[PDB]
Context: one part of a larger RNA, bound to proteins that are not shown
Molecule: 23S ribosomal RNA, nucleotides 2004 to 2888
Organism: Vibrio natriegens
RNA sequence: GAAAUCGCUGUGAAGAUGCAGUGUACCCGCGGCUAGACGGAAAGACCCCGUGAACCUUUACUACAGCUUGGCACUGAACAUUGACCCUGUGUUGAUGUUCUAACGUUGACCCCUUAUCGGGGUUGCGGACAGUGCCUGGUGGGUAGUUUGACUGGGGCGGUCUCCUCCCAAAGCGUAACGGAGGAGCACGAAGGUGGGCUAAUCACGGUUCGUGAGGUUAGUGCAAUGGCAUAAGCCCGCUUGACUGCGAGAAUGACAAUUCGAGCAGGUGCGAAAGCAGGUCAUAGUGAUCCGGUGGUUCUGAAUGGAAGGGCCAUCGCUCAACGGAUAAAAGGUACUCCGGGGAUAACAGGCUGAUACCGCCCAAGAGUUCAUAUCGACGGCGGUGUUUGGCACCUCGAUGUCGGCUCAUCACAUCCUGGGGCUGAAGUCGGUCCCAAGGGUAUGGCUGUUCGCCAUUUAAAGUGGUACGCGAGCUGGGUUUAGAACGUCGUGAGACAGUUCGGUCCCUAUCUGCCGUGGGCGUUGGAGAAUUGAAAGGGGCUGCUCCUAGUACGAGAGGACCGGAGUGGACGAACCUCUGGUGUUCGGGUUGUGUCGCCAGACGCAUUGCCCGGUAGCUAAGUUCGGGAUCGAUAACCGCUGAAAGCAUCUAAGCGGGAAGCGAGCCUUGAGAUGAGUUCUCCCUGAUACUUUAAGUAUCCUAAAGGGUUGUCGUAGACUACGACGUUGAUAGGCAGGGUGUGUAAGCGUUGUGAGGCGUUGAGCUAACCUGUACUAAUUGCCCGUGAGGCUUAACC
Repeated sequence: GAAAUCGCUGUGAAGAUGCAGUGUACCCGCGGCUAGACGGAAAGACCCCGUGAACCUUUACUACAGCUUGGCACUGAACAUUGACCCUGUGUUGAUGUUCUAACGUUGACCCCUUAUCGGGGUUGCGGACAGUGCCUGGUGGGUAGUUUGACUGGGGCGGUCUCCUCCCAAAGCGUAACGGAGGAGCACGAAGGUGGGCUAAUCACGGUUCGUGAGGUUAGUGCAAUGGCAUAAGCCCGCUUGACUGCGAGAAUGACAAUUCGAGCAGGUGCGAAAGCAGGUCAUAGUGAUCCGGUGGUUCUGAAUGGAAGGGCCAUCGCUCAACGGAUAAAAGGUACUCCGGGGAUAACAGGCUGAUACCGCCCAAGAGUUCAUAUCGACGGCGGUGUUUGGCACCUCGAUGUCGGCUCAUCACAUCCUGGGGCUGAAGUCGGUCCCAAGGGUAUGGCUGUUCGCCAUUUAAAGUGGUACGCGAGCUGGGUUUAGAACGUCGUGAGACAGUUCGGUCCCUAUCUGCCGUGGGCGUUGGAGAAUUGAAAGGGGCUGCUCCUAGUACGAGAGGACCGGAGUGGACGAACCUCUGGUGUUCGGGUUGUGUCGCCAGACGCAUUGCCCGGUAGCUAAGUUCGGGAUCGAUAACCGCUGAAAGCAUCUAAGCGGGAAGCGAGCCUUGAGAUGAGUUCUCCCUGAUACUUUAAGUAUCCUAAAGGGUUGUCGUAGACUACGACGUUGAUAGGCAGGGUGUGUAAGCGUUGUGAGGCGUUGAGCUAACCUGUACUAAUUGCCCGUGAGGCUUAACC
């Protein structure tokens, strides 16, 4: 993306509608729900990465503005003091101070242009070579700007590391990785090099105020690690020396390359040796740094008219803890939760996966503990498993987004069982316990504190299980904690800021297509059709338990206390149905009352103000109300207990055989239920016409028929989202109305009476009265239309 878009277990790029195996499943809607489609939305904000970006900071780097310093200019004159120099006191310059005016200033005054708080010009005062400005120059300079701030890394940071040498890893050639195991170097030495000659250790034994002899055989030594070497010493001592030579170099080693290594021999010149010879540093393997730029010496190659020279070149050599050691720049730190972009599941946080060190659970041995006594209970020292279940490891999925803690709601599963049931052992008298085995049916606290999970506490309970489920459940809720932006405290930082510390505050989206789930229809099928009643394959629901009494103060016990078994009653929690009662509600019933408007006014009403407010209340619905439930029983079993019984003369619950035995298991109870396509069964009802035509069928067409019954329409319902279902449809109580009643409200209006009047009293338990009860054809329910046909294939068997 397209879809003919099931469950489970497994598999698998590691959490499957689509794979495997398997189970289930007729086709299609509608109302609902949100568990999944790693649902939708936004190229993850977290985290990392990019030699990305931005903005912020500073005692990061480099600049710049600004500020400031001096020199020079614009900028002059007198003196006085003084410095240098000049001559023979003198000049020439330099400062320094005073004075001056003539540059210059004036954001003093006045005049004019000129009706002008600008400006210019004039005059004058005050300043005055100052100030100020230009050029140059030092300083200062996050005020501003441009930038830098390494990599590896079992995420990243922090730490550590970065080049070289030795060993191991390294798998008997070379080479070979890790944030694998161990050590060293960043030199030294003019002898510690060359050569000739010489020499031979360590450590003991024994004797001596280092010495001698022996043993020993290099266990020594090696300038410095380790390794390989070393007696012909490469180790030790001495003489003489400069081969720690210059040019070269057959030929090799070793490298991506740069580079690195060994080298006989040749030429020249040399040292040691009588001489053969040996010598181009050192027992060897670390002791290091490219290029550019530049310095010094030499050469005299080049060198822009020529000759020189400068400057290049060539040769020698120097300058990098360039150590991030193949060396981005000559020159560089930080913050971002205010953040941004490009990317990554290449790489972290959540959850999954793998693993199982750790953890948890179980088991093995049995030191012992337990008066005695391993094994009632506990189990040292050790050992073996299981789980996935803690703490971890890993980085497989996901960064074009898989929401993360706790609560709430709603759960579902395991069993390693908290309670209840059944058992064995007990250090089980009883009452209680302990421990282990069976058992997962049901059940399994509310509060105080805290965001808490947890925990502690209070008070319950039969019990307050332990776990899995994306630490179940945010397209179901919440949003207290985490997770942004504000602000503050402590603390850290010069700072921007930071804290795995704290504090106050702080937007939670999605109309559900598919799967799934709860409901509720439509279609077709089920073999002629139709109306009913059913069977039960299958499935679902339910399954808890306290206390009291009796048994019986019995059994048991010294006593205190105090049962099993069995029976009866009454609760809790949970569930259901129901509405007679007790109540809630009752904007459709009645009344009171405030404000106001209106109905002409009065009286009486009505509207509106949350039904204006207030008080009651029918029907219905409903819980706090009423009633009922969990079972017994049967069967098979678990652990466990046996009977009989050999193998195995005994013993033995077992091998043959036969029993007991759980809240659990199959039935039993309730509900659904033949789409149980394996579509069942029973009862009843309805349809017994013509023709033509053909390639003769379960054929086609026409005509005639139109059944049982089903629908649509109508009145409706204690049925309902729509449906469906059910009642009724005149041969009628289906609905409305109507009558009577009930019920509720609480004594209408009008009239009379009393009172001054509000108001009281009579008529009057009046009037009104919904969803109620009983009646009643008054109104409305029209056989109109559809649909559904015409005896129901074939084969076989048996019957007639």